[PDB]
Context: one part of a larger RNA, bound to proteins that are not shown
């Protein structure tokens, strides 16, 4: 998707209307009920996954707005404090020793320009301190002696500079103060102008600040674009990612696991090469510090030592060990293989050039071997024959050699990378978790085998250690087979259904069962099998009952039957965790439960047809369903039993409980269809009377009917075949034995008995009774079809109805009639109507008056309505065979 759309048990992509086997089942509605159609609704919200998204967080990464620092502009002068650049006369040079001076370079050997004004010396300065300059106190005067010594160079002459630096300008750089003129004013006043704008003018105030442009450091979830690995017996957490060795690995290679064991991210200039040489380790026995032990002398020895490092595999040509020389830990390559997806990787004879050792054959391209590692792109460094943007060069690039660092997620996304989502979204998935189902049974649960033991003895009356074997799928698991284009939880309610591993009731056996009690084990599934306080509870703990308060399967039965208290989306809060967004071995208040049933199923109730001619009634019972419980006081009997205490079974009533059926006489409930009282209002002209509306306005009662809480009845007895159990007789097996033949007892189980349905019991059964007793034609001879006549028994439509009913059906009646309504009586209920009289002032009483009214009830009565209408249904009921005619 189409349907001709059952149950069970299996089977099966693992929960079947469709498959297998097998039971049931005539065909079709209507009313109901929802157990299934993994029902319908929404390409699951939970979970997973996506090199998806969104939005929030921050101490993720990278940035940015904004804020802030300085530089340069706009941006000026004036002084002062202050750091650096330049110049003038260049004066000041005080060490060993030099009377007196060392920063020197050249003319220069004497200074005689008032000499070099002089011996002491006035004052100005300073001194690695008594060294030096000028007014000499006066004056126009020979002192420093120019190697005169001395000293690393000597002074007098005269040119060049700098150093301690004197002074200032030619400048610059940072501060402070001030000025006015830039600039600013979200100050006053005029003016444009009738303007709280805006300009212009002016006054004021600040002022080269502020502020803005550009550059720059800082801050910066205020905002932004992103990232935040994979494997994973679901995900998270832990662990692990590359490489080496052994096992797994199945005697070639290879070979997986969150399989079992260990290691590496190096060392070494000798721990490499070569030549020569040499064996280790161990017991032994040896006591005057070690005493098993060191150093050795090795007898036996008999690879067990060592190997730089894990393991494996190898080592006498030792690959182990010592010594001497030494660089082959060479350059260019490289026949050929091994490995292998590729990139990588592994081994290597030989050739050339140069070297080690060795006398020489020869060995030597590192190490006993396999781990000790890292691509590309970027950069750095050294060469180079190359290139070299017009040309010569450079720059940069190329090739060759080499380094980095970081890719340990170790075939390396980027230079640079954390989180939250319960506010979430999208796309997928039963490639994958939660529910339930399915496979299994570790675990759980229930039995059994041996029997150490205890039970005062005694293993089995009851347990039973150590061990063993199973069953069930009962529940925590394991798996991930169904379901993610949805199979909606726990509990309660309502309704169940099966098992038996039996809680009660029933029947037994053993006993450590005197009896009331028990303990345990068989047999038995018929019926029964609490109400509550707490909590959401299942459970549990209590309280109180019972005869008992069984254990389990059913999607941990049951939300297209209900609930929605728990979990549980969005809100909020506490404690805790987190910087935070937020989160929870957590608590806490609050919080939308959709579906009109097509099919199967089920409960009811019809319509069709068939049952062999048809009809009215009555039936048998194949089969099916219901039912099935139990306590107490007494009656033998305080007996049997028991010292006593205590206490029966077995004999039969009569009174409950729970459950069920029927009923309504009684007790009551209801009784909006009966009668009253009453309030508020409106109306019937009004008074009286009454009627509408107020939930039947409210209420008092109450007929019939229905009804429980009321009344009555029920579960049986009896039989049979049995379960364990108890047997008689009785062998096999001279005996014994319930048995192997053959006979018995024996339970609420089973079959009847009891009630109800029941011939669609297609095997459609049986009774009694009733109804039909006409022709013809065609063609084909159970003969059918057609025409005419005829339509009976009865059934139905219809009507009046019912204590029958959703519609039906059923039941009664239809004028030869009580079927319904009315009517006439009664009855029942209500409770003394109206009107009139009477008393009173009036409300209101008293009479008349148990009055009036009175539904469904009872009896009677043709007053009304059920119309001597129509339709179906026919005309004697096939054939064969047998028996009696």
């Nucleotide at each position: 998707g189409a349907a001709a759309u059952c149950g069970c048990u299996g089977u099966g992509a693992a929960g079947a209307u469709g498959c297998a086997g097998u039971g049931u089942a005539u065909c079709c509605g209507c009313g109901g009920c929802u157990a299934g159609a993994c029902g319908g609704a929404a390409a699951g919200a939970c979970c997973c996954c996506g090199u998806g998204a969104a939005c929030c967080u921050u101490u993720a990464c990278u940035g940015u707005a904004g804020c802030u620092u300085u530089g340069c502009a706009c941006u000026g002068g004036a002084c002062u404090u202050u750091g650096a650049g330049c110049c003038u006369g260049c004066u000041u040079g005080u060490g060993u020793a030099g009377g007196a001076u060392a920063g020197g370079u050249g003319g220069g050997a004497g200074g005689c320009u008032u000499u070099g004004a002089a011996g002491c010396g006035u004052g100005g300065a300073c001194g690695c301190c008594a060294g030096u300059u000028c007014g000499c106190g006066u004056g126009g005067a020979g002192c420093c002696a120019u190697c005169c010594u001395u000293g690393a160079a000597a002074u007098a002459c005269c040119a060049c500079c700098c150093u301690g630096g004197c002074a200032u300008g030619c400048u610059u750089g940072a501060g402070g103060u001030u000025c006015u003129a830039a600039c600013u004013c979200u100050g006053g006043u005029c003016c444009g102008u009738a303007a709280u704008c805006c300009g212009g003018a002016u006054c004021g105030a600040g002022g080269a600040c502020a502020g803005u442009g550009u550059a720059u450091g800082g801050u910066g979830g205020g905002c932004a674009g992103u990232u935040u690995g994979a494997c994973u017996g679901g995900g998270g957490c832990g662990g692990u990612c590359u490489c080496c060795u052994c096992c797994u690995a199945a005697a070639g290679a290879g070979u997986a696991a969150c399989g079992g064991a260990g290691g590496a991210g190096u060392a070494c200039g000798a721990a490499g090469g070569u030549g020569c040489g040499c064996u280790c380790a161990g017991a032994c026995c040896g006591g005057u510090c070690g005493g098993a032990a060191a150093u050795c002398g090795g007898u036996c020895g008999c690879a067990g030592a060592g190997u730089a490092u894990a393991a494996a595999g190898g080592c006498a040509a030792a690959a182990g060990c010592g010594c001497g020389c030494u660089u082959g830990a060479c350059u260019g390559c490289g026949a050929g293989a091994c490995a292998g997806a590729c990139a990588c990787g592994u081994c290597g004879a030989g050739c050339a050039g140069g070297u080690a050792c060795g006398a020489a054959a020869g060995u030597a391209g590192g190490u006993c071997u396999u781990a000790g590692u890292g691509a590309u792109c970027c950069g750095g460094u050294g060469g180079u024959u190359c290139u070299g943007u017009a040309u010569g060069g450079a720059a940069g690039g190329g090739c060759c050699a080499u380094c980095g660092c970081u890719c340990a997620a170790c075939g390396g996304a980027u230079a640079a990378a954390a989180g939250g989502u319960a506010c979430u979204c999208c796309g997928g998935g039963g490639a994958u978790a939660a529910c339930a189902g399915g496979c299994u049974g570790a675990u759980a649960c229930c039995g059994c085998c041996c029997a150490a033991g205890a039970g005062u003895u005694c293993a089995u009356a009851u347990c039973g250690a150590c061990g063993g074997c199973g069953g069930u799928g009962u529940u925590u698991g394991g798996c991930a087979c169904c379901u993610c284009g949805a199979u909606g939880u726990c509990g309660g309610c309502u309704c169940a259904u099966c098992a038996c591993a039996u809680c009660c009731u029933g029947g037994g056996g053993c006993u450590g069962a005197a009896g009331c009690c028990g303990g345990u084990c068989c047999c038995a599934a018929g019926g029964g099998u609490a109400u509550g306080g707490c909590u959401g509870u299942u459970c549990g703990c209590c309280a109180u009952u019972u005869a008992a308060a069984g254990u389990g399967g059913u999607a941990c039965g049951c939300g297209a039957g209900c609930u929605g208290g728990g979990u549980u989306u969005a809100g909020a809060a506490c404690g805790u965790c987190g910087u935070g967004a937020g989160a929870c071995a957590g608590u806490u208040c609050g919080g939308u439960c959709c579906c009109u049933a097509u099919c199967u199923g089920c409960c009811g109730u019809g319509g069709a047809c068939g049952u062999u001619u048809g009809a009215g009634a009555u039936u048998u019972g194949a089969g099916a369903g219901g039912g099935g419980c139990u306590g107490c006081u007494c009656c033998u009997a305080g007996u049997a039993c028991g010292a006593g205490a205590g206490g029966a079974c077995c004999g039969g009533a009569g009174u409950g409980g729970a459950c069920g059926a029927a009923c309504c006489u009684c007790u009551g409930g209801u009784g909006u269809u009966c009668c009253g009282g009453u309030u508020g209002u409106c109306a019937c002209g009004c008074c009286a009377g009454u009627g509408g509306c107020a939930u039947u306005g409210c209420c008092g009662g109450g007929u019939a009917g229905c009804u429980a809480u009321g009344u009555u009845c029920g579960g049986a007895a009896a039989a049979g075949a049995u379960a364990a159990c108890c047997g008689c007789u009785g062998a096999a097996a001279g005996c014994a034995u319930c048995u192997a033949a053959g006979c018995g007892g024996g339970a609420a189980a089973c079959u009847u008995g009891c009630c109800u349905c029941a011939a669609g019991a297609u095997g459609a059964g049986a009774u009694c009774u009733c109804a039909c007793u006409g022709g013809g034609a065609a063609c084909u001879u159970g003969a059918u079809u057609c025409c005419c006549c005829u339509g009976a028994a009865g059934g139905g439509c219809c009507g009046u109805c019912g204590a029958a009913g959703a519609c039906u059906a059923c039941g009664a009646c239809g004028u030869u009639g009580a079927u319904a309504g009315g009517c006439u009586g009664g009855g029942u209920g209500u409770g003394u109507a109206a009107g009139c009289g009477u008393u009173g002032u009036g409300a209101g009483g008293c009479g008349u008056u148990g009055a009036g009214c009175u539904a469904a009830c009872c009896a009677g009565u043709a007053c009304u309505a059920a119309u001597g209408g129509c339709c179906c249904g026919u005309g004697a009921g096939g054939c064969u065979u047998g028996a009696c005619c």